[PDB]
Context: bound to proteins that are not shown
DNA sequence: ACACAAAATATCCAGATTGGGGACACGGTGATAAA
C1' cells in the first nucleotide's frame, strides 16, 4: 500500500395404520280480580 | 289504565395407548511481484 480474479457440478423423505364400545333434561303448577 | 310476581334441586364423562427402521457428503485447491 499499489495492480487483476464464476464456490464451482449431480440429488422422490419416501412404505402400512378406525377415535374405537353403551346413554329418557327427566319431577310438579288458575293470567287471575274489576267497570254504560 | 290500578296492583302482584319472571322459578325452585339433585349432576356435568369413566379406561387403554402417544411412532416404528435405515441413512447425515464425495474431490481438487490455499498468492504472485516491486521496494
Nucleotide at each position: 500500500u499499489u495492480u487483476a480474479u464464476c464456490a464451482c457440478c449431480g440429488u422422490g423423505u419416501c412404505c402400512c395404520c378406525a377415535a374405537u364400545c353403551u346413554g329418557g333434561a327427566u319431577a310438579u303448577u288458575u293470567u287471575g280480580u274489576g267497570u254504560g

Solved structure of RNA (CRISPR RNA), together with DNA, 71 nucleotides shown. Keywords: Type I-B, CRISPR-Cas, Cascade, RNA BINDING PROTEIN. Released in 2023, the model rests on cryo-EM data to a resolution of 3.8 angstrom. Protein in the same entry: CRISPR associated protein Cas8, CRISPR associated protein Cas11b and CRISPR associated protein Cas5. Entry title: Cryo-EM structure of Synechocystis sp. PCC6714 Cascade at 3.8 angstrom resolution.